[PDB]
RNA sequence: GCGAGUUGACUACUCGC
Numbered sequence: 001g002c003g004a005g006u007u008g009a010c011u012a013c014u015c016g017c
Base pairs, nucleotide, nucleotide: 001017002016003015004014005013006012
C1' cells in the first nucleotide's frame, strides 16, 4: 500500500497479503 471495521467523543486507529 488495497477493502472493511471498533469507538463517548476525539472524529482516532487497526486487521488478511
This is an experimental structure of RNA (VS ribozyme stem-loop V), with 17 nucleotides shown. Method: solution NMR. The entry became public in 2005. Sample source: This sequence is derived from the Neurospora Varkud satellite ribozyme. The entry is an ensemble of 11 models. Primary citation: Campbell and Legault, Biochemistry (2005), "Nuclear Magnetic Resonance Structure of the Varkud Satellite Ribozyme Stem-Loop V RNA and Magnesium-Ion Binding from Chemical-Shift Mapping". The entry is indexed under U-turn; hairpin, RNA.